[PDB]
Context: one part of a larger RNA, bound to proteins that are not shown
RNA sequence: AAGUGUUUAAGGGCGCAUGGUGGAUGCCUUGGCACUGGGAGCCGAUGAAGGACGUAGGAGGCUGCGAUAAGCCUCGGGGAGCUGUCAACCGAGCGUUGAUCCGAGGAUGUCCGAAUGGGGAAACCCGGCACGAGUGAUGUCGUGUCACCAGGCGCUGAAUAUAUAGGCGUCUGGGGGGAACGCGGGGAAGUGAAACAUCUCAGUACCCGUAGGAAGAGAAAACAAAAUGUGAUUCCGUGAGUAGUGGCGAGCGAAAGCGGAGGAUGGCUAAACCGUAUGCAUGUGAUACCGGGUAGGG
RNA sequence: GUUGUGUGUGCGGGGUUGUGGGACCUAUCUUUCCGGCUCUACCUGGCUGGAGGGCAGUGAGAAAAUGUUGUGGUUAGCGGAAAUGGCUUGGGAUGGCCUGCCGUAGACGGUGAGAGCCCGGUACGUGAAAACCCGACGUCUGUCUUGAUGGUGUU
RNA sequence: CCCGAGUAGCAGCGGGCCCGUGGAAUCUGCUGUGAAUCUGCCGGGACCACCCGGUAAGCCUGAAUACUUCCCAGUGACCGAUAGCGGAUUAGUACCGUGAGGGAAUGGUGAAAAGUACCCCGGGAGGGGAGUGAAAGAGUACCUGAAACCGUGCGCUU
Numbered sequence: 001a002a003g004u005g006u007u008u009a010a011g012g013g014c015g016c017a018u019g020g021u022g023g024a025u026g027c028c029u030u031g032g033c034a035c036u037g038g039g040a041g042c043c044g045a046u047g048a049a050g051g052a053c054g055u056a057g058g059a060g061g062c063u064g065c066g067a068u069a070a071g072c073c074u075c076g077g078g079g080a081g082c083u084g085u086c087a088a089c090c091g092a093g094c095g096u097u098g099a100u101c102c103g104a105g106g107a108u109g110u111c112c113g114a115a116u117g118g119g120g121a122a123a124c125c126c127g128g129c130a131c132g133a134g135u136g137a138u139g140u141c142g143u144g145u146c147a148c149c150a151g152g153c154g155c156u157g158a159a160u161a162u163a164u165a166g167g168c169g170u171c172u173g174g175g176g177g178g179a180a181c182g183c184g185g186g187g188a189a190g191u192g193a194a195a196c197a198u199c200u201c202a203g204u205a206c207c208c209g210u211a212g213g214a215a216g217a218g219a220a221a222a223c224a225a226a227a228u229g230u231g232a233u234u235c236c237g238u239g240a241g242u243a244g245u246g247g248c249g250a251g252c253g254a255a256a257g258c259g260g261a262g263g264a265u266g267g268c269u270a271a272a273c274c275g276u277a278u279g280c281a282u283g284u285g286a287u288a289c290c291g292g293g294u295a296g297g298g
Numbered sequence: 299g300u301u302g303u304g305u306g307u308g309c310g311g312g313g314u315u316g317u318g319g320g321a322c323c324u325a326u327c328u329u330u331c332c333g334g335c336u337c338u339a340c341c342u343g344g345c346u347g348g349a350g351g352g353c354a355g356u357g358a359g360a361a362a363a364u365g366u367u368g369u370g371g372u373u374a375g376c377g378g379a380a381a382u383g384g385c386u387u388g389g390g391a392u393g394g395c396c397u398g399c400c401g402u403a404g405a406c407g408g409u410g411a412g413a414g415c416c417c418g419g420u421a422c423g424u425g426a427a428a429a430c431c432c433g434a435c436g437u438c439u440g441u442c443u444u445g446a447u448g449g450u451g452u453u
Numbered sequence: 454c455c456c457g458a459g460u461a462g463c464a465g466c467g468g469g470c471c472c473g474u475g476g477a478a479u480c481u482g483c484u485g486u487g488a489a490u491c492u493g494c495c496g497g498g499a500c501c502a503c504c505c506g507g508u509a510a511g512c513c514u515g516a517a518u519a520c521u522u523c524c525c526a527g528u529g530a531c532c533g534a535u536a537g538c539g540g541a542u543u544a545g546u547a548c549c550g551u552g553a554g555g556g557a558a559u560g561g562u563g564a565a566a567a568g569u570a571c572c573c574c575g576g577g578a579g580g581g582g583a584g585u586g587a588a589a590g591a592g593u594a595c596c597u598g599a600a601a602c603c604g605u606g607c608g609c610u611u
Base pairs, nucleotide, nucleotide: 011611012610013609014608015607016606017605018604019603020602026596027561028560031532032531033529034528035527036526037525038524039523040521041520042177043176050112051111052110053066054065055064057090058089060086061085062084071108072106073105074104075103081094082093083092117126118125119124127146128145129144130143131142132141133140148174149173150172151171153169154168155167156166181212183209184208185207186206192199196247222230223229234261235260236259237258238257244252245251267513270314330349331348332347333346334345335344336343367433368432370431376423377422381397383396384395385394386393398415399414400404406418407417408416462486463485464484465483466482467481468480472498493508495507496505548555549554568595571582572581573580574579
C1' cells in the first nucleotide's frame, strides 16, 4: 500500500408496561313527564296573591314566624325524648306532673303592596278629628277614625217663585290577584292556491270586559212529511267526506234519521173585572148610584 | 162626580191558539159561612177581604224568616302475625345449604350484598275533645177550600 | 176593549248558518219604513194556492260535558344528570340587557366521619410515613376513570 466494513442518536417513529389531565361509559334517585280514581274549584277592606325589613345564644343563607317574631293560648290525638336546616358545635338548657312533635278553634300580625287619611322614587314622608295619660306646661305619648265608586236614607237647596243640580252625613256592596276552561265586544299575516286580489290561513294568535265551578244552551214560533210521526238543552259514535259550497281551484262542509250517556212533558209575572194609598179634573151637587116590599138619609 | 166628552200613563182577579182561538150579552147542574162593593136600603147578575182540604217554597214560576240527625267522608291518629335458628363464604348476610315459620298481611322502603319469619308496613281491623263539606228529623212561617170538577146559544 | 210594537216583515248595507248574490229561505244587525191579533203569524231551502205542522217579539231552570294553578292515593314496555321541567344542587339564582326580556353550568367519598391523632420535608401549599377503614390505584379536586392529549422507561428503526 489497496479495497472491503458494524461501531454513536441531539431528536424522531413504532409497539409494550407504566402513569398524568378530562370525566363517558355502568349502576343509583329525594327529582321530573305522562295518567288513573278521588278532593277541592278560588283567595281578598276581618286588608289577599306576592315582597321589604325584622325575628335565634350564637356572623350569613334557606324554612317557619311577625315587636306577642323557628312563635302564644284553649281542646283532642304521642311520648321519652326535644330546643328546623346549612351545620355541625358548643352553651345554656327543657321532660314521667307528661316538654317537642301533629291536628281543630283563637289571639298575635311591623311596613309596601287593591292601599283606602294626603302625597310619593315600595317597603317612606306629611296630617285632620275623638279619648286618655306625663311635664312647672309645652314639648310628649299612645289608642282609635278619616279614599273612590255604586245603591239607598236623613238634612240643605243656586240661579228662582215651587222644585231640581249641587251640597253634606250614615248603613250595604264592589275595587286586586289567580293555570285552563266558558261568554261576549274586536280581531291579521306569514302561509296554500306551486304567482296572486276572491278565496284559504281563521273567527285561529292576540287585546278587552264578565262571571262560575262549570259555563253557556234550554221547554219549539224546531224538525218531519201524510205515518192519525217525532217532542227542551247538552255531549258522544254514525250517518259522510256523502247533498252541497268554491277564480267550481286550492280548499270548506252539512242537515235529516239512527244508536247511546242524562233526564225536570218541568211552574210564573205582567193586558178583556175589582177592594185599597191615592191625585189631577169637575156637580143636573140630585131622582140620578144597592141583587124582591115598607120605609131615613143627599 | 164610580168627569159630561176625548186621549195617555200607573195599579189587578182572568184571557197565552195549531181540528184553526179568547172577552163589552144573551140559552142549562151547580160537593161551606160572614162583611163590604158595581157613586145609596129592599129578588135576579159581576169582585174583593176573613174562619176551614190545595199549589208548593229557599225554588227558573211569592217573599222573607223560623233548626236540628250518617260509624258518611275530610282535617291529624291506635293495634296490627310469624327464625337471635344453625353452619359457609364471607368486612359486614337479607346471600349458598339445612331445617322448621306465618300469611285474609309475599305492594313498598331501609338496615354493611337478593329480607314476607329485623324495622318503617303492608290485609285487616279500629278512633276524635273541637271544627268543616255532603244526608233527615220536632219550634216557627205562607197560602189558600169567595174557591173548585164534570154540561145546552148570540155580541 | 186582552195573550210580549217600533216587534214580524220591508228598501239599502254588511255579517253567521257548508251556502262566496248565486234562483236564494231561514238568523242578526247599521240606516230609513213598517204590519194583523184568530177567516192573526211565521216556517217548511227563489215563489205561490188548497190544505200539513208549531205560537215571535219577556223570563228564567240541575244531568249528561270542558278544564287543573292546588291537594291526596296509586300507575307507567316514561328519563336516569348533554336525558328528564329552564331548575334533582342557594334557580328563575349567578350572569347578560337600563326594557320589556333573556338565561345558564354545577348530583354520587364511605355502611357509618370512623373526614386522616402523631412523625418528617417545606413558610405554607403540597407531599411521604403512621393509623381509620374491606378497599385511601375510596382522602373530601373524593365510585367506576375510556379517547382525544402530555409524559417516563423498555425493544427495534432512522
Molecule: 23S rRNA, nucleotides 2 to 612
Organism: Mycolicibacterium smegmatis